Solved structure of RNA (LSU rRNA chain 8, nucleotides 2968 to 3584; LSU rRNA chain 5, nucleotides 1828 to 1987; LSU rRNA chain 6, nucleotides 1991 to 2033) from Euglena gracilis, 769 nucleotides shown. NCBI's taxonomy places the organism under Eukaryota, Spirocuta, Euglenophyceae, Euglenaceae, Euglena. Rfam match: Eukaryotic large subunit ribosomal RNA. A reference for the family is Cannone et al. (2002), "The comparative RNA web (CRW) site: an online database of comparative sequence and structure information for ribosomal, intron, and other RNAs", BMC Bioinformatics. It was solved by cryo-electron microscopy to 3.15 angstrom. The sample was in a buffer at pH 7.6. Primary citation: Matzov et al., Nucleic Acids Res. (2020), "Cryo-EM structure of the highly atypical cytoplasmic ribosome of Euglena gracilis".
Context: one part of a larger RNA, bound to proteins that are not shown
RNA sequence: GGUGCGAGCCUGCAGUGAAAUACCACUACCUUCACCGUUGUUUUACUCAUCGAGUUGCAAGAGAGCGGUGGCCAU
RNA sequence: GCUUUCCCCGAUUCAUGCACCAAGUCUGCAGCAG
RNA sequence: CUGUUGUGGACGACUC
RNA sequence: ACGUGUCACAGUCCGAU
RNA sequence: CAGUCUCGAAACAUCGAUCAGUUGGGGAGUUUGGCUGGGGCGGCACGCCUUUUACAACACAACGAAGGCGUCCUGAAGCAUUGCUCAGGCAGAACAGAAAUCUCCCAGGGAGGAGAAGGCCAAAGGUGCUGCUGAUGCUGCGACUCUCAGUACGAGUCCGAAACGUGCAAUCGUGGCCUAACGAUCCUUUGGUCAAGUGUGCGAAUUCUGGAUAUCGAAGCCAGAGGUGUCAGAAAAAUUACCACAGGGAUAACUGGCUUGUGGCUGCCAAGCGUUCAAAGCGACGUCGCUUUUUGAUCCUUCGAUGUCGGCUCUUCCUAGCUUCCCACCCGCAGCCGAGUGGAAGAGUUGGAUUGUUCACCCACCAACAGGGAACGUGAGCUGGGUUUAGACCGUCGUGAGACAGGUUGGUUUUACCCUCCUGCCACAGA
RNA sequence: UGUAGUAGCGAGUACUCCACCUGGAGAGGAGUGGCA
RNA sequence: CCCCGCUGUGUGCGGUUGAGGACUGGAGUGGAGCAGGUUUCCACACCAAACAG
RNA sequence: CGUUGAAUGUGGGUCAACCGACCGUGAGCCAAGUGGUAAGUUCACCGAACAACCAAAGCUGCCU
RNA sequence: GGCAGGAAUGGCAAACAGGCAAGUGCGAGCAAGAUUCUACUGU
Repeated sequence: GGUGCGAGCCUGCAGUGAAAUACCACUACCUUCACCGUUGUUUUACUCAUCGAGUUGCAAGAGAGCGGUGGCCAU
Repeated sequence: GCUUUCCCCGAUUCAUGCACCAAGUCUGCAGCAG
Repeated sequence: CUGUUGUGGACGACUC
Repeated sequence: ACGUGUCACAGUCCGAU
Repeated sequence: CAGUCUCGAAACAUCGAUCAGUUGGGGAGUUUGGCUGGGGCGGCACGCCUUUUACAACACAACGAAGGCGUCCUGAAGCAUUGCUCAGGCAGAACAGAAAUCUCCCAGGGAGGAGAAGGCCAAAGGUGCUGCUGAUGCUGCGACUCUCAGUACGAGUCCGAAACGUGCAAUCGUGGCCUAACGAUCCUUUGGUCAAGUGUGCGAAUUCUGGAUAUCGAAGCCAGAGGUGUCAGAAAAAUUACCACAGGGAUAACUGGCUUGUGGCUGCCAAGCGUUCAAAGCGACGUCGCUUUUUGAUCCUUCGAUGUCGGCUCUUCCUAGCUUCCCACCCGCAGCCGAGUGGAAGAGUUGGAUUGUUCACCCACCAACAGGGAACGUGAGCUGGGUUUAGACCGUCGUGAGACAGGUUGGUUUUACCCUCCUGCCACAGA
Repeated sequence: UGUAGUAGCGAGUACUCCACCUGGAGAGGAGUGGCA
Repeated sequence: CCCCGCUGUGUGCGGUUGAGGACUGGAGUGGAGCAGGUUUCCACACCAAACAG
Repeated sequence: CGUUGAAUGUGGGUCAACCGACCGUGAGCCAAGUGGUAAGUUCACCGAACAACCAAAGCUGCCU
Repeated sequence: GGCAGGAAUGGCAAACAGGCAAGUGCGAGCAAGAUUCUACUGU
């Protein structure tokens, strides 16, 4: 802490001052990161299109178990 | 002397030989002796 | 339940 | 996923994203 | 629920697809002007202007002669009024002189008018000052003239009337004193038309097609401009010896024809040389001829082909006479050796080295080793060395293919039995 | 048609004698005189 | 016509025996087969149709 | 040339288990499979050294 | 039909290469075929 009863504020035809503008500012050359969004680029992970190689498409990938050097598990 | 922690490994290297179509273990059914 | 004959199956050759 | 089901799939229940 | 042959790459990349930029003689298509004393090179005689050729109307060609043109000029180098008179010269004035500026007289133009040449012009188609813009005479605007087909463009003359410049005015002025100074269709562009605007109340108009709108766009008509110089106006590089076709003697290379500048051969005159002396022998300066015999010049015959050099062989002819003959005549002729001239073309005129050579040049011999012709005689006589194909090398040239009176090597010369001539041979002689 | 019975029919050495095969092939058109 | 005389005849067609002379001369003019030929093979008849210069 | 011939006319003649083609395979080719083309093709691939986009083992032993 | 095996389409293509096996009388007898017929002897 906002007025219809009163106080003021870079006020100006008073520094003709940069054309001064107390006024809200139906923009603009300038720039900063929040708010959205959509796009593009690049780094990057993957596989499903695609591509290459190999094969008589002949033991894929993951995990388990066991056995072992052992552990940064002691004698 | 066990445990766990996960990483590594998974039978072939004196020799111009051989190596496949399973042996073993376990077990089913059918026939016969019981 | 055993011997024999004949013929199968599982592990052997882990799991998907 | 499990067990049952014939190694296979189904199948009935069980477990569930 | 799951389902990947294996590894890698992976939403990139690959092979193609469709566009777009680039490159692209690897390839294709086509062009690669004309004139022209053959073509090429050269040049422009290709569109123009002046003088000359050119011959007194007009006209008049040649790669005939001399040049010029594709420009330049806005308070102009245009237009007008107006004043003045130019080139050059005598004379004169401080610096100042040959030449600065000033003054006077003389000056038909010997100046100037942008330029080539010609014409024209003096109170001026010159020039100073000034004023101007008539440097597109409103249009889809005339008659003409040069050119000429009596076409265009271009250039120029003459008019009509709007609006203007200048001037007192008559007039003059729509470019340059006159003769050169330039450009079709189609396309583009601009201006105009249109549309808008004004319109102090009226109008006054091109199209886009089923009817309308839109300073949207496009089209149309009119006037300019952008250019064709090969200038009546295609868009345009080479090479061919690997070549081809249609032709051409309208047109070169070989023969031949005309001419003979050049070449070759002789004349006339007489300055001189010649010991003196123009001619014994020359013959300068000048000048008259001849030949075809060199090279030119031409382009007449030949391009439905006349076999293109030289040499060899063989014949014949010319004389512009080298030898021999007249033992000619003459001398700067004593003899010798010779010089010149005349008649005379009968016989002769050689062996070799280099070179394809003709030629040239040497070696010799000789009486002398003359010059020439005959389709530069002669290739169905020869040769094939040369030029002159296709292969290849070098040099120079060209980016290149390729070129080269630069050099080099290697490279099929066919046919007669027809007719005639010639050579020999023979018969008939019948007509 | 002329050319013209002409040019030619000339590489690969080469033929000869008797005999037989014939219409004829040691060869005649009525060869010729008698001969009738 | 028979016969007896005389006279003329081209250096003389073709084929095949025989007698001579020669060629091929084994990388052959010999003997086999490829490609090609396609009845040319063999025999007989036949050369007065034509061919075989 | 022409009593001859590869001429003309007629009529004959060429016998395979053992000689060869035939059997495959080589260089190469075709179909198939698949693909390309507006479309046939003297269009592409011939790949058991070597292809693909490919379901090409039609055979063998016993039981039946 | 079951079981067990079994990658990799079907061919063409050499009258010289690969690839079974015949010799003599070259005749009994041919005018003309002959490792083809024939007589033997074989593979």